[PDB]
Context: bound to proteins that are not shown
Molecule: sgRNA
Organism: Campylobacter jejuni
DNA sequence: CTGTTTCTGCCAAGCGCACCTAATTTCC
DNA sequence: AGAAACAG
């Protein structure tokens, strides 16, 4: 260098969550202001890459699921080409 | 047509799988 | 790493 196991102690790489945080809608509180203008603290609710794809199973559906910042190949170069890159359930007829 | 500043999302808990590194066993 | 206001 090679092939097995074992213990501990990193790295990646995937994968299930969780909590900010931002934007917009709104509200609770409280401030300055004659009106204008607004000011802060908090709650809630939507969004939170643009956008799209699918079969189980013959057609639909989301109160499904997946893909969307990565890597290879390919080659006057590496890419929008091509590979890693899908597959049940459950509802309705 | 050049020179130079500003300004970007982040952390937490738990499970796998590939591996590495440190030590230890049998072997080639 | 990098897109873009900013400055000159």
């Nucleotide at each position: 260098g090679g092939a097995a196991a074992u213990u501990a102690g990193g790295u990646g790489c995937g994968c299930u969550u969780g909590g900010c945080g931002u934007u917009u809608u709104a509200g609770u509180c409280c401030c300055u202001g004659a009106a204008a203008a607004g000011g802060g603290a908090c709650u809630a609710a939507a969004a939170u890459a643009a956008a799209g794809a699918g079969u189980u199973u013959g057609c639909g559906g989301g109160a499904c699921u997946c893909u969307g910042c990565g890597g290879g190949g390919u080659u006057a170069c590496a890419a929008u080409c091509c590979c890693c890159u899908a597959a049940a359930a459950c509802c309705g007829c």